[PDB]
Context: one part of a larger RNA, bound to proteins that are not shown
């Protein structure tokens, strides 16, 4: 001299082409609180999608969503807070690969369907939803091997001194030198966010004009287009992650709130006989300590309050979010409700925070004027820059004139 | 002390076409003001 | 003293003891060369 | 430090 | 300019001042002395009374 | 004179 | 003026020395 | 000084065509990560700390005796083999024994309880 | 199994009693 | 249901619960769970071993003194009596998990609406029924309601 | 209980 | 501003 | 008769907010002592927030009221 562990290839998956189906696969069971061999009790979807968003707000209005042959006419005509956008048709073209089940400059275990599975598990319920495997020809050969290889740990704890390291030295540490890393702050960090650490995964995408390469040229293009050197074809381009919201439509009243219906419990002591007195059982939660990732996502020790009443307590049913409940705390409706939950609009938006992965050369502002429901942001001047054309410019600058003298 | 810019003189920039963003909070020292 | 216009200049790796903005410093090398700028002291 |  | 010494008299000089005699007051402001303010600061029941300039002698800077 |  | 003063020192050897890649030298570079 | 801008190369991987201990000219992308309190997953760190558990003896765990404590049987709604033996000692009980954990095997019997 | 008529008089040891919220 | 009227049937035991140290609380959770009988004959074990520190929780004493603490007698006490002022009439209800009160209710008082039936109000009918207000109770003030001669 | 003035309407 | 008409 | 309106039946009740007398007493003057829990050695099992990286000093100085980590000193 090694331990955690690393390594692998197929399980299948992505898109297209091609084709309508006709699979509707014992016995029994099931619409009754599903699967329970017979009568009780009848038995049936929806009026126009909205909203978010876009118009930098927001009120008409906002492409697909909300589908009826390709190209072209054509982003033309027309629509449109004439704004943001929307947007035809007449009319030209089109036999489509035709045949048989094929085809990949797609993925290969965090990829590729969520999928070993709509299961484990999580929620009452609608609904949400996962992880992983590896040996050879043979295991009727004892299950295979392969890697100084990741953090992390051993094997080997440490020795005055310092962002841990360079210069160095014979010398591992002494001497000298030396204010982590991003990200932002005004070019400033002893600021302030972020980051234990390892590996895999994780963020810029269009072609209007412009440039550069070619075809062929008064024409250029494989039909509908442009054209007073054009036309034509390659090439070249503009991220990500996060809200409170809002609308639809489904699900919840097994907690709780308030009510129906059937039911329960209240010993013992007094007393003008009762929303009386005293005090358990039983409700409640006043006050103080503890505990504070707790026994407990609200508890426990003591101590109080009510304990025949507007009491407590049980079991079935009802009332649903544009609602309901409420002895109004805007409380309470399944463990954080000024308004509930999932699932779809939805990749909602966010002028706002966060982040945005290989070298190397060159250049380079400024934070200045104007406008804005503008001043955490945009547009235009000025600036910067890249190519081209062609020709003065920068320093400086006399009299002289403008000014006051 | 700038504005103007004849000659020169040191010196190598400018203008003009076509195309494109970012940026549009600065900070300290040293002068001259003005709110004080 | 802020708060404002104008003008100038500044972002060391040296020096002012640490020390964006004051002073020396035209970029970038490699060398066990060398002359030198700034230089918190002052009698 | 001071005539 | 500051370093040894002295300080006498005209006169307690005009003035409300009790009183002011250099020196409370207010007033002009000359005598004699080799040498001395009709007073410079003290001191005052008021004056007497502390010394500086007067005279002489006395190092310096 | 007045001694940084 | 409030944690503890804060380099150690030093009055006379003769007009200079030391120090930045600034600039020069070998070798490149050709200037933020 | 660094938002911007102008250019010259280059990791990796597929695919034309080569080339043949891993190259070379084309054409192409899901083409490069010390950081979004980034996602999953593996391991530290705090730390072997925080904390968590079983009355005593024997002659022994369905056994005896002591000491102490004081809510117990039963049904009703809920749960589904947590029942019992046996054998395992891997997982589970926050540790052991021991089993409530694994595996086999067994089990609750009604005309009066109790539902239709 | 069907179709039909059809109910004045709590409960509390239910006797006396009292009662109201008026009760199988 | 009974009770009566009539009408129809004229002999039957098959089917299902039935075990536990069990549920709801992510947990073998100091919680939360309803009835009936009983209070120990029934069910259990607070200490793995050791030691005897500081601090922190908890429980007895306590010399003299007795509120001098403190925001406050808040804890605790060999106490657990006795007044009075503010505020609500009172029992009750309320912010599930920082507020229990003076805040809501609440009887009694007032103000407004409404003449009337088959699903609420209500199988009710103005002495009733929503809706909201507001302590009662008794005790004061006096808006007002043409004027002159009646 | 009683008569004018007011008051309100309307015709002028 | 003159005539009715009504208070009750 | 009566709008608008007051002062208060006055009492009883209150985990309501002040206040006061008496008593009590570890609340204090002033703390002690003891028992248990926890602590701490042993043996068994074994979490959490949190962590740039750390070979992680004092004193004065600089600076942002500000320094283990810069400048001088120790």
């Nucleotide at each position: 001299a090694a331990c955690u562990a690393a390594u692998c290839c197929u399980a299948g998956c992505c898109c297209u082409a091609g084709c309508c189906c006709u699979a509707c696969a014992c016995a029994a069971a099931u619409a009754u609180a599903a699967u329970u061999a017979u009568a009780c009790u009848a038995u049936u979807a929806u009026a126009u999608a909205a909203a978010u968003c876009a118009a930098a707000a927001c009120a008409u209005u906002u492409a697909u969503c909300c589908u009826a042959c390709u190209a072209a006419a054509a982003g033309u005509a027309u629509u449109g807070g004439a704004g943001a956008a929307a947007g035809a048709a007449a009319u030209u073209c089109g036999u489509a690969c035709a045949u048989c089940u094929a085809g990949g400059a797609g993925c290969u275990a965090u990829a590729g369907a969520a999928c070993u599975a709509g299961u484990a598990c999580c929620g009452c319920a609608a609904g949400g939803g996962a992880a992983a495997g590896a040996u050879g020809a043979a295991a009727g050969a004892c299950u295979a091997a392969u890697u100084a290889a990741a953090a992390g740990u051993a094997a080997g704890a440490a020795c005055a001194a310092g962002c841990a390291a360079a210069g160095a030295u014979u010398a591992a540490a002494c001497c000298u030198u030396g204010u982590a890393c991003c990200u932002u702050u005004u070019g400033c960090a002893u600021a302030a966010u972020g980051a234990a650490c390892u590996a895999a995964c994780u963020a810029g995408a269009a072609a209007a004009c412009u440039u550069c390469u070619a075809a062929c040229u008064a024409a250029a293009a494989g039909a509908a287009u442009u054209a007073c050197a054009g036309c034509u074809a390659g090439a070249a381009a503009c991220c990500c992650c996060g809200a409170a919201a809002c609308c639809a439509a489904a699900c919840g009243a097994g907690c709780u709130a308030c009510c129906u219906a059937a039911a329960a419990a209240c010993a013992a002591u007094u007393u003008u006989a009762u929303g009386a007195a005293u005090c358990a059982a039983c409700u409640c939660g006043u006050c103080u300590a503890u505990g504070u990732g707790g026994c407990a996502a609200a508890a426990u020790a003591g101590u109080g309050a009510g304990a025949a009443g507007a009491u407590u307590u049980u079991u079935a049913g009802g009332u649903a979010g544009a609602g309901g409940u409420g002895a109004a705390a805007a409380g309470c409706c399944u463990a954080a409700c000024g308004a509930g939950c999932u699932u779809g609009g939805u990749g909602a938006u966010a002028g706002c925070u966060g982040g945005u992965u290989a070298c190397c050369c060159a250049a380079a502002a400024a934070a200045u004027g104007a406008a804005u429901u503008u001043a955490a942001g945009u547009u235009c001047a000025a600036u910067u820059u890249u190519a081209a054309a062609c020709u003065u410019g920068c320093u400086a600058a006399a009299a002289a004139a403008a000014c006051a003298a | 002390a700038a504005u103007c810019a004849a000659a020169a003189a040191g010196u190598a920039a400018g203008u003009u076409u076509a195309g494109a963003u970012u940026a549009u909070a600065g900070c300290c020292a040293a002068a001259a003001g003005a709110g004080g | 003293g802020c708060u404002c216009u104008u003008c100038u200049g500044g972002a060391a790796c040296g020096g002012a003891a640490a020390a964006a903005a004051c002073c020396u410093u035209u970029a970038a090398u490699a060398g066990u060369g060398a002359a030198u700028a700034a230089u918190u002291a002052a009698c | 430090a001071a005539c | 300019u500051u370093a040894a010494c002295c300080a006498u008299u005209g006169u307690a000089g005009g003035c409300c001042u009790a009183a002011a005699a250099g020196c409370a007051g207010c007033c002009a402001c000359c005598a004699a002395u080799a040498a001395a303010g009709a007073a410079a600061g003290c001191g005052u029941u008021c004056a007497a009374g502390c010394u500086c300039a007067a005279c002489a002698u006395a190092a310096a800077a | 004179u007045c001694a940084a | 003026a409030a944690u503890u003063c804060c380099a150690u020192a030093a009055u006379u050897u003769a007009c200079a020395c030391c120090a930045a890649c600034u600039u020069c030298c070998u070798a490149a570079a050709c200037u933020u | 000084a660094a938002a911007u801008u102008g250019g010259g190369u280059u990791a990796a991987u597929c695919u034309a065509u080569a080339a043949c201990u891993u190259u070379a000219u084309a054409g192409a992308u899901g083409c490069a990560a010390c950081a979004c309190u980034g996602u999953u997953a593996g391991u530290a760190u705090g730390a072997g700390u925080a904390a968590c558990a079983a009355g005593a003896a024997u002659u022994c765990c369905a056994a005896u005796u002591c000491u102490c404590c004081a809510g117990g049987c039963a049904u009703a709604c809920g749960c589904g083999u947590a029942u019992a033996a046996c054998a395992a000692c891997u997982c589970g009980g926050a540790u052991a024994a021991c089993c409530a954990u694994u595996g086999u095997u067994a089990g609750u019997u009604a005309a009066u309880c109790a539902g239709a | 199994a069907u179709a039909g008529g059809c109910a004045a008089u709590a409960a509390u040891c239910a006797c006396a009693c009292u009662a109201u919220a008026a009760a199988u | 249901c009974a009770c009566c009227u009539a009408u129809a049937a004229c002999u039957u035991c098959u089917c299902u619960g039935u075990u536990a140290a069990c549920c709801c609380a992510a947990c073998a959770c100091c919680g939360g769970a309803a009835u009936g009988c009983c209070u120990a004959a029934a069910g259990g074990a607070a200490a793995g071993a050791u030691c005897c520190a500081a601090a922190a929780a908890g429980a007895u004493a306590a010399a003299a003194g007795g509120a001098a603490c403190u925001c406050g007698g808040c804890a605790a006490a060999c106490a657990a009596g006795a007044a009075c002022c503010c505020c609500g009439c009172c029992u009750g209800u309320u912010u599930a998990c920082c507020a229990a009160a003076a805040a809501c209710a609440u009887c009694a008082c007032c103000u407004c609406u409404a003449g009337c039936a088959u699903u609420a109000c209500a199988a009710g009918u103005a002495u009733u029924a929503g809706a909201g207000g507001c302590a009662c109770u008794g005790c004061c003030u006096g808006c007002c309601c043409a004027g002159u001669g009646a | 209980u009683c008569a004018c003035u007011u008051g309100u309407u309307c015709c002028u | 501003a003159g005539g009715g008409a009504c208070u009750a | 008769u009566g709008a608008a309106c007051g002062g208060c039946u006055a009492a009883a009740c209150g985990a309501g907010g002040g206040u006061c007398c008496a008593a009590c007493u570890g609340u204090c003057u002033c703390u002690u002592a003891u028992c248990u829990u926890u602590a701490a050695u042993c043996a068994g099992u074994g979490a959490a927030a949190u962590u740039g990286a750390c070979c992680u000093u004092u004193c004065a100085g600089u600076g942002a009221a500000g320094a283990g980590g810069c400048u001088g000193a120790a």